[PDB]
23S rRNA, nucleotides 509 to 1245 from Psychrobacter urativorans: 732 nucleotides with solved positions. It was solved by cryo-EM to 2.74 angstroms. The work is reported in "A new family of bacterial ribosome hibernation factors" (Helena-Bueno et al., Nature, 2024). It holds a match to the Rfam family "Bacterial large subunit ribosomal RNA". On this family, see Yusupov et al., Science 2001: "Crystal structure of the ribosome at 5.5 A resolution". The organism belongs to Psychrobacter, within Bacteria. It comes from the structure "Cryo-EM structure of P. urativorans 70S ribosome in complex with hibernation factor Balon and EF-Tu(GDP) (structure 3)".
Context: one part of a larger RNA, bound to proteins that are not shown
RNA sequence: ACAAGCAGUAGGAGCCUCAAUUUAUUGGGGUGACUGCGUACCUUUUGUAUAAUGGGUCAGCGACUUAUAUUCUGUAGCAAGGUUAACCGUUUAGGGGAGCCGUAGGGAAACCGAGUCUUAAUAGGGCGUCUAGUUGCAGGGUAUAGACCCGAAACCGAGUGAUCUAUCCAUGAGCAGGUUGAAAGUGCCGUAACAGGCACCGGAGGACCGAACCCACUGUCGUUGAAAAGCCAGGGGAUGACUUGUGGAUAGGGGUGAAAGGCUAAUCAAACUCGGUGAUAGCUGGUUCUCCCCGAAAGCUAUUUAGGUAGCGCCUCGGACGAAUACCAUUGGGGGUAGAGCACUGUUUCGGCUAGGGGGUCAUACCGACU
RNA sequence: AACCGAUGCAAACUCCGAAUACCGAUGAGUAAUAUCCGGGAGACACACGGCGGGUGCUAACGUCCGUCGUGGAGAGGGAAACAACCCAGACCGCCAGCUAAGGCCCCAAAUUCCUAGUUAAGUGGGAAACGAGGUGGGAAGGCAUAGACAGCUAGGAGGUUGGCUUAGAAGCAGCCAUCCUUUAAAGAAAGCGUAAUAGCUCACUAGUCGAGUCGGCCUGCGCGGAAGAUGUAACGGGGCUCAAACUAGGAGCCGAAGCUGCGGAUUUGAAACUUGUUUUCAAGUGGUAGGGGAGCGUUGUGUAAGCCUGUGAAGGUGUGUCGUAAGGCAUGCUGGAGGUAUCACAAGAGCGAAUGCUGAC
Numbered sequence: 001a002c003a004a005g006c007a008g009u010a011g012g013a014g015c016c017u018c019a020a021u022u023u024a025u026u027g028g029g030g031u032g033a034c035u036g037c038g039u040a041c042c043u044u045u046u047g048u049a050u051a052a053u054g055g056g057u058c059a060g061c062g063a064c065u066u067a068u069a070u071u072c073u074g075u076a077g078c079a080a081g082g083u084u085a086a087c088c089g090u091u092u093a094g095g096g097g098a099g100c101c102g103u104a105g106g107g108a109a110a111c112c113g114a115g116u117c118u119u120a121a122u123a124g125g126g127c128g129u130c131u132a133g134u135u136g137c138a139g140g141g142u143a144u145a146g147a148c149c150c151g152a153a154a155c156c157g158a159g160u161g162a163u164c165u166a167u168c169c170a171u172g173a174g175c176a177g178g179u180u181g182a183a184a185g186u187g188c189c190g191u192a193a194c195a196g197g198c199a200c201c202g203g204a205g206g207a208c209c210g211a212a213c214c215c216a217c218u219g220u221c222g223u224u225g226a227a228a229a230g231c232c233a234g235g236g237g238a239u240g241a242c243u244u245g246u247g248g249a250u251a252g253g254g255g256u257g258a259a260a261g262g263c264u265a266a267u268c269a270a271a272c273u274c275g276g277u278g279a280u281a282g283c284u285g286g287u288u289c290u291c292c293c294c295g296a297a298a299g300c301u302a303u304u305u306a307g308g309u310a311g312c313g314c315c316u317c318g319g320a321c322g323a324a325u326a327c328c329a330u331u332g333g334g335g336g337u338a339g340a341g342c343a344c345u346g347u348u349u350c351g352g353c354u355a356g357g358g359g360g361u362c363a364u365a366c367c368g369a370c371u
Numbered sequence: 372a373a374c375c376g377a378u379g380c381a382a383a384c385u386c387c388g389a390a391u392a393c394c395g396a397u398g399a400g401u402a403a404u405a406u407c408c409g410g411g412a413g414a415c416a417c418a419c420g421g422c423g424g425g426u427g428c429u430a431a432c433g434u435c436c437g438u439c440g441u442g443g444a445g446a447g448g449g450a451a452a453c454a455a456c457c458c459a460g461a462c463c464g465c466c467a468g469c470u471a472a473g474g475c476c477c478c479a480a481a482u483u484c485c486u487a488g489u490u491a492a493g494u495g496g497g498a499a500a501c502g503a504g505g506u507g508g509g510a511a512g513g514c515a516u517a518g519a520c521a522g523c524u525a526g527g528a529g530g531u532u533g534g535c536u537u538a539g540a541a542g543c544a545g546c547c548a549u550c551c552u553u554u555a556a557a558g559a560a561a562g563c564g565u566a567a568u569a570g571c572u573c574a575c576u577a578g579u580c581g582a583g584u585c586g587g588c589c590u591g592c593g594c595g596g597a598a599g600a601u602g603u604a605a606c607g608g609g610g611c612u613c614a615a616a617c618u619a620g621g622a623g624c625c626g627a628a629g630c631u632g633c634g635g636a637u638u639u640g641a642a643a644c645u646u647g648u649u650u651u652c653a654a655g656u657g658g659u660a661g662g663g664g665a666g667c668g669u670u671g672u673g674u675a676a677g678c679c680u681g682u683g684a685a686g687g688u689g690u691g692u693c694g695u696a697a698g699g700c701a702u703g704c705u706g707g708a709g710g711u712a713u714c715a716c717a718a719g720a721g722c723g724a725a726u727g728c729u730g731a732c
Base pairs, nucleotide, nucleotide: 008037009036010035011034014031015030016029017028018027019026020025041054043052056732057731058730059729060728061727066145067144068143069142070141071140072139073138074137075136076135077134078133081101082100083099087095088094105112106111115127116126117125118124148286149285151283155276156275157274158273159272160271166250167249168248169247170246171245172244173243174242175240177209178208179207180205185200186199187198188197189196213237214236215235217234218233219232221230252268254264255263256262289666290665291664292663293662294661299312300311301310302309303308314413315411316410317409318408319407320406324404325402326401327400328398329397330396331395332394333393339387340385341384345381346380347379349377350376351375352374358371359370417442418441419440420439421438422437423436424435425434426433447458448457449456462635463634464633465632467631468630469629473625474624475623476609477608478607482622484621485620486619487618488617489616495611501595502594505592506591507590508589509588512585513584514583522579523578524577525576526575528552529551530550533547534546535545558573561572562571563570636656637655638654639653640652641651643649667721669718670717671716672715673714677711678710679709686705687704688703689702690701691700692699693698
C1' cells in the first nucleotide's frame, strides 16, 4: 500500500511520550491522516519553473590587497601660519628649517602687482580682489605598479630530444617452395660474304604463383576495447626503388620529406622543457556577515564606435540658498498639426463652350464646303 | 488645350484652422520644491499595453521615432494558468472591520436576489462577403364586406408570325417601338418548352368562399456560410434554457499585503530637564545597479605577572533563553589544558555556486 507534481507552509484529527495537576486538564516533545496555498537556487537577461548556465554531497581552502603620489571628507594638534625629510641620537624622546604647503594675481613673457592683460585708449572686455590654512590619524575616489580572483590561442630567449618517425652513412643478417624461359653460346643447314633457318644449350627479369617477412585494399566485430588504431575472414608485394639487426649523422622557422603540410618520442601550418611570466584578455565565470535610509538607466552627443568608453541627462551623500519650484484659477503670446478646403502646386470626373487636332466630292483652286 | 458651371483627392498642396502642448504674468491654498557647488556612482542590450506616425501587408510577441502607463527594479487581488493588461504600491504582528478590480448555482467566499424584456442557437462559450419565409420591436405605407391575400372554376383573345436580323427568330437569341380592337381581362409578354412552330403556365379579368391582408424600410437578438492533424480540447470544469445567457435598471453581500482598528519597531522634521533624558506629534519605511549610515562575529596585539580554568579550558554535541539581525548568554553530556571580560588597535576577517582546488564518501 485509492493516491498524482520544488516535498514546504498555514491550519489540523488521531496516536505516542514526559512534568505538574486530585486525575486526561493543561503544558513541553515526536509524528502528520485530511484541507488551502505553493513550478529550487545562482548567473545572465526585455523577459527564466524554464527544456538557458553552474553545482553529486560534505569538510577544509578560494577572489577589492600592498607601497607610494594625489584629491575630497571626518577628526585631532597648532593656527597667518603649519610641518620637517634624510640624518645624528644612549634611537618612538631630543636635535636637524634643507625643503614643502598656505598667505596674490594678471600676462606667452619681460614686467607690473590689488591689480593686471589686450589696446592708440585712462574706453570696453578677460582674468583677479573683499582670509584659514597646515601637519598627522582614519575614510571615499583616482594614478603607477600583477592592482578583485581564475582563464587563452600566442610571442621571445636559453636549453633538451632522431631509443618513435623521415632521410642518409657504415657494418651485419633474411627471403620455404614451385614456374617462365631473354641475351649470349654451340652444332647443322644456309649466304659471294653479311643476313637468315632449325635444334640444343643458357639462366635474364624493379618477371610469374605462393609461405616466412613487410604492408594495409574490403567487410563484420570491437568503440567505458583484449588494443589511446587491434582481432577475424579475405587482400597486396614477396631478388628488390626489398625487409631487417646494430651503431652513427641531420634540431625547431631548423631538420627530413618518391610531397600527405607528412614526420621530427601517443605532441606538429612551427616540437618539448625551463625562463621573460602573475604575457595580455573592451570577453565569460565567480566574488563570502547583518540591519537602517534613499534609489536609477537602458537616452543625447562623440568615438577603428556599435555588447567598450567619455561629457551631458538620470541616482546618492554633503554644503549653500530659501519659494525663486510644482499643481490650479484668471490672463498675455506665437503657431500651421487634427479637422477642413481648393485660393496656390498638382491630380480628378461630368456638362457647356469654342482658335489647335481627329474625318469625307471636284479640288496645290488661294488647301473649301460640313462633321 | 484652355474658359465657365457642378464634383472629388494630396506627407514634401493651403484661402483657413482647433483642442492640447509650450513660453510668460498675476493670485490663493497645498506640497519633504526649484537652483547652484563639491565627494561617490551606476547606466548608455530595454520590453510590452495605449495614443500619433514612418516602414511592413493599418502582417508579426516585426521594426524605427514621439508620447503616456506598467515591468525592469514591484509583492498582493482579478484576467483558469499569464513580467508589461485591470485594481492596488508589501515596516512587522492580529483567528478584527470596510471596500477596489472582479465576482456571488457547485468546485470556490458571497443572490438559485428583485423588476421589465430578448434568445432556443448551449448563441452565450472563435471567424467574413453573402444567403434565408427565425424571432421581437418601431416609423410609415398599398389593398379590403363597392368582398382584400391565398386557393379552386372559366377565360387569358383578334390585327399579328410587330418590324429588323437570322438557317430559323412565330410573346419568350439579339436590336427599335409599346400600337390598336372585342372587351369584365388579356403584356407586341413574366417563365418553362420548340431547330423554328407547337404545347404548359403567368400577368390580368369574372365567378366561389368569407376578414383582415400585402410588400418594402430601420432596430435588437439569433441561423447557415464554419474542414486538421496525441484526447473531449474555441465557458477553467461540473453543469446551466421564465438561466447559472443577453439588455436595461435596483438592493444586499463577497472580495487585496488598498483603507480603517489594536500592538510594536524604525527614518526624517517639529515645543522643551535636553547629545536615547525624557513624553509626544507630523510625514514617511517595495526595491536591482548603485550611493549613504549603523553594527555582529572571527584570528592576533596591549589592557593582562589581571580574570577564569582538573570542583574541568578550547573544541564537539543537545537544550533553554535573549536581541531587528548578524549573533549573545546560560547550561546537560563529551573533552582533557587551555581560554579570555572591557576598551582600543591590526587584519591571511565571514563562501553555495567560479565545468573552482584537496581529501573523504